[PDB]
Context: one part of a larger RNA, bound to proteins that are not shown
RNA sequence: AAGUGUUUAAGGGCGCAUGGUGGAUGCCUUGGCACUGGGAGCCGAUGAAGGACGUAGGAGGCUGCGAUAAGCCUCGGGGAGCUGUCAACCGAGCGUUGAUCCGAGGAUGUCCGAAUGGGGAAACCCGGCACGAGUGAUGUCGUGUCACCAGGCGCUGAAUAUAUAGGCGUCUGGGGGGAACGCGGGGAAGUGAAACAUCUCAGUACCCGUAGGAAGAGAAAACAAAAUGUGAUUCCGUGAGUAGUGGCGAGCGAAAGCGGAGGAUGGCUAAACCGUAUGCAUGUGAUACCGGGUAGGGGUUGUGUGUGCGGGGUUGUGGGACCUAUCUUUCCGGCUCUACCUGGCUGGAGGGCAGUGAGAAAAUGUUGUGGUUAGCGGAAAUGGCUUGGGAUGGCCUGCCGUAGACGGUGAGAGCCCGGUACGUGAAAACCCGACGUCUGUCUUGAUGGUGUUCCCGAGUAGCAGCGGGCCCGUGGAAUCUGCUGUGAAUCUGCCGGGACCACCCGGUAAGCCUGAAUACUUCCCAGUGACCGAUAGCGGAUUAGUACCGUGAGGGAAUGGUGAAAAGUACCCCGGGAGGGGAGUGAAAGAGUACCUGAAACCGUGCGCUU
Numbered sequence: 001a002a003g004u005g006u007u008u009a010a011g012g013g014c015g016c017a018u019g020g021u022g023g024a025u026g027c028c029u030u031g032g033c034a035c036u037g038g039g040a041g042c043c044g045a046u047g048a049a050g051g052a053c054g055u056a057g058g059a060g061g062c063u064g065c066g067a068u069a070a071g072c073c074u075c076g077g078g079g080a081g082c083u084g085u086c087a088a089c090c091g092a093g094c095g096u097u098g099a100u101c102c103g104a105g106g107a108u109g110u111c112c113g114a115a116u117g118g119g120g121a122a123a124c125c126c127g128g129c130a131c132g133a134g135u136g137a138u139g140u141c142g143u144g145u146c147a148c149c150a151g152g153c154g155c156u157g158a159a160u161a162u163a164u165a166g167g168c169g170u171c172u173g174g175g176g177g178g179a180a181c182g183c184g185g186g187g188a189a190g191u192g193a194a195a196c197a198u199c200u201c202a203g204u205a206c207c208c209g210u211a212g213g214a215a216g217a218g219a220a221a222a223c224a225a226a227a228u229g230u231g232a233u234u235c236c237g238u239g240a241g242u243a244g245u246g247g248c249g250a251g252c253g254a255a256a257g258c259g260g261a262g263g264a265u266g267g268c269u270a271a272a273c274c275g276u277a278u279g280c281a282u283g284u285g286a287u288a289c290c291g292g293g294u295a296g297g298g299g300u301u302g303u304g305u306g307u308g309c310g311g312g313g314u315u316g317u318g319g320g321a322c323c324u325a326u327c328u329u330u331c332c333g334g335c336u337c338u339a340c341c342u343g344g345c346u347g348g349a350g351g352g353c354a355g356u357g358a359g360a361a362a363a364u365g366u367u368g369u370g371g372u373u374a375g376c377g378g379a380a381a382u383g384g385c386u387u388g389g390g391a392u393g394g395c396c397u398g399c400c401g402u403a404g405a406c407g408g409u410g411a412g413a414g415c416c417c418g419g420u421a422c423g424u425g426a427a428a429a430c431c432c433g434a435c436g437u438c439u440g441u442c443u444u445g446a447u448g449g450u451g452u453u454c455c456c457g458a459g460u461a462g463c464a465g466c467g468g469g470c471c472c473g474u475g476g477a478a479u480c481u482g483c484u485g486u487g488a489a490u491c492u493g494c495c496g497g498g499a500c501c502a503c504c505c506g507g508u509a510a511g512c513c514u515g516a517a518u519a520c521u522u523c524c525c526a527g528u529g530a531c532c533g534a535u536a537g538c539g540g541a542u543u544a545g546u547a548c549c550g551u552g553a554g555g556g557a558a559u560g561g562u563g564a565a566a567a568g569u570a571c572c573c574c575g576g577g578a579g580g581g582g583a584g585u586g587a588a589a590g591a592g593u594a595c596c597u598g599a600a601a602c603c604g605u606g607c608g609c610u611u
Stems, first nucleotide, its partner, number of pairs: 011611010026596001027561002031532002033529007040521002042177002050112003053066003057090002060086003072106006081094003117126003127146007148174009181212001182210005192199001196247001222230002234261005244252002266513003269457001273311009292341004297337001316491001318456003323451001324449001330349001332348001333346004351442005363437006370431004375424003381397001383396004398415002400404001406418003462486007472498001493508005548555002568595001571582004
Other pairs, nucleotide, nucleotide, family: 009010cHS009011cHS021601tHS022600tHS023598tSS023599tHS024598tHS025597cWW029533tHS029534tWH031537tSS031538tHS032537tSS041213tHS044114tWS045116cWH045175tWS047114tHS047115tWS047116tWS048115tHH048176tSS049113tHS050122tWS051123tSS054069tSS056084cWH059087tWW063070cWH066067cWS071107cWW076374tSS078100tHS079098tWS079099tHS080095tWS080098tHS081099tWS112122cSS134139tHS147175tWH157164tHS157165tHS158164tWH159163tWH178179cHS180213cWW180520cSS181519cSS182215tSS187203tWS187205tHS188204tWH189202tHH190201tWS191200cWW192250cSS193249cSS198249tWW199250tWS199473tWS203204cHS212214cSS213519tWS214518tWH217233cSS218232cSS218515tHS219514tWH220231tHS221494tWS221507cSS222506tHS224227tWS224505cWS225497tWS226504cWS232516tWW233517tWW239256tHS240255tHH241242cHS241253tWS242254tWH243253tHS244471tSS246249tHS246250tHS246473cWS249473cWH250473cWW261517cSS262516cSS263515cWS264514tWS264515tWS266358tSS270314tWH270456cWS271313tHS271455cSS272312tHS272320tSS283302tWS285299tHS286287cWS288299tSS289300tHS291342cWW292342cWW296337cWW315318cSS316508tHS318491tHS321453cWW322452cWW324450cWS326447cWW326448cWW327446cWW328445cWS329445tHS331348cWW332347cWW338339cWH350443tWW351443cWW355361cWS356362cWH357358tHS360439tWS362438cWS374425tHS378403tWS378421tHS379400cSS379403tWS380414tSS380419cWW387391tWH388390tHS388411tWS389410tSS391392cSS402421cSS403420cWS405419tHS409413tWH411412cSS426427cHS426428cHS458489tHH459487tHS460488tWH460510cSS461487tHS469479cWW470478tWW472477tWS475476cHS489509cWW521523cHS532536cSS533541tWS534541tWS534560tHS536541tWH539544tSS540544tSS543558tWH544558tHH545546cHS545556tWS546557tWH547556tHS550552tHS550553tHS562566tWH562591cSS563565tHS563567tHS563588cWS564587tHH565586cWS566589tWW567585cSS567591tWW568592tSS569583cWS570583tHS575577tHS575578tHS584592tWW585589tWH586588tHS586591tHS593595cWS
C1' cells in the first nucleotide's frame, strides 16, 4: 500500500421480572321476582288518602309524634338493662318500688287537604255570633259554632184570590280517596286483508256513571221432540274449530245434548171480592143502608168515584174470587145501627212455628279450656387426640330424638345460642257460635166436593220504519233489543217451537227480592322456589320516584363486601399539609376505614437479544 473485521442507541421492537390503574371473576347479601295457604276486603264532615311546618339537652336526613309533640293514661305480657336510627362524641339521667320493649283500648291531635265561616298563589290571610279570660278602655287571648245541596218536619204564602214559587227554623244524610275484580253506557287507530272502503283489529285501548265484599244472573210467557223427556241461575269440561258465517276473501264461530261444583225444583206481591178510613162530586135531606124475622128510633149522607191500610189470593193437569153442600174440633167476654136469637171482626191465658234470615226488624243478657290481636316453656357433649388465630375440620368416644326445620356462634354444630317437635297462655278489644229475654206469625176455627159471573201486572204485547246484537255481514231471518209511529185481548186468552199457515206440544210476559258453587289482591300473617345475586333482580340492596332534566304533563339515574373482633396504626422520623418510613395491632396490613378476590385494556421501571 491493497484487503478483511467486532464496538454506537437519540430513540424504537420483542421476551421476562416487577409495580400502578382499573374494577372483571370467584364466593356472598339487611334487596328483589314468581307463587302457595290463610286473614281482611273498604277509609272519610267524630275531617279521609296524602302532605306542610314543627317536635329530642346539642346541626341535618330517615323514623315516631303534634304546642300533652321519639310522647300522655289504663289494662295485659315480659324482664334487666335503657335514653329510635344514620352515628358517634359531650352533657345529663331513669331502672326489681319493674324502666326500655310488645299487644289492646283511650287522650292530645297545629296547618293544608272533599276542606266546608269568607278569601286564597295548598299548607296563609281576614272575620261573625255565643260563653269565658285580660285591660283604666280599645287592643289581645281560649273554647265552641257559622259552607253548599238533597230529603223529613214545623211557620209564612209574592205577583194574585185559590194558591203556588219562594222565604224562615229544626233535624238527618251527601260530597273525597282507593291496586285489582263487577255492572251499565260511549268507543278508536296503528294492524291484518301482501293495495283498500265491507270486514278485521275489537267492543280491544281509552273514557263516563256506579258498586260490593264479591258483583251480575236467577225461580220459566225455558228447553225438547212425539221420549208417559229434562226442569231457576251462575261457573268449569266437552260438543267443536264442528254446524254455520264470511268482499264465502283475511277471517269469525255457536247452541242443544252430555259430565261436573252447588244447592234454596227458594220467597213475596198486584188484580178480582170483603172491611175500613179519608179525600172529591152529592143528598130523596127520607123510608135509608144493616145476612134475617120481630119492634123502635130515623141517615155508614142515599149514592158515585179515587187513594191508603187490613184481610184474600199467588196459578199452568190452569189457578183464584163470587155465590153452592155434609162433620165440626183452644175458654169466655166485647163489638157487630139498636134489644131478642142467629152472620163476620176483635181482645185477652193458650199452645205451635219460625227470627236477625231472601222470606219485617231492633235492643239486650248468660255462657263456651271457641278463634284473632302480645307471649312462655321445651331433650341431649365444658368429651378426649390432633391442625389451627379461632373447631363448627379430621380420628375416636358418649348422648337426645314426638326435636337430624332453619339460622347464628371466629371454618361443615341434633347435644353452644335463638329456636324446632310437642305443649301451655289473654285482662281488654274484636270475630264466632249456643242458651235465654225479645220479635213476629198461626190457630171466631179445618177438609175435599157440586154448578156460573168476575180476575189473572196497558200506552204493554203485537204491527211498521230505521238501527243494535245474536254462529247468522239483510239474507227466506225467527229469538232478544233501542228510537219513532200505530196500537189488543183476560184463558173455546196470549207467547215460543229459525219466514209463514194449520194441528200438536211447552209455558204463563208486561211486579219485585234472593244464599252457594265464580273473579280479584291495596293491605296483614306464614311459608316455598332444578327464581335473580349488584350492568342481574323492582326504576329503586345506597339520599329512589331521590339527585337531576322539563314551563308543564312528564322523564329519570349512579352508588353493596376491612377484619373474627376496631384490636382503625400509641410513639418516633421526612414533609406546610397530602403522603409515606420505622414501631406497634392482627392469622394475615400481597386486609390500612382509597379497605375480600383483584382479570384485561391502559401506564411505568429494571434486565436479556435486537435495531
Shown are 611 nucleotides from a PDB entry: RNA (23S rRNA, nucleotides 2 to 612) from Mycolicibacterium smegmatis. NCBI's taxonomy places the organism under Bacteria, Bacillati, Actinomycetota, Mycobacteriales, Mycobacterium (subgen. Mycolicibacterium). Keywords: Ribosome, Methyltransferase, rRNA modification, 50S, TRANSFERASE. Method: cryo-EM, resolution 3.05 angstroms. The entry became public in 2022. The 2022 paper behind the entry is "50S subunit recognition and modification by the Mycobacterium tuberculosis ribosomal RNA methyltransferase TlyA". The depositors describe the entry as "M. tuberculosis ribosomal RNA methyltransferase TlyA bound to M. smegmatis 50S ribosomal subunit". An Rfam search finds the family "Bacterial large subunit ribosomal RNA" in it. For this family Rfam cites "Crystal structure of the ribosome at 5.5 A resolution" (Yusupov et al., Science, 2001). The entry has 33 different proteins, among them 50S ribosomal protein L23, 50S ribosomal protein L24 and 50S ribosomal protein L4.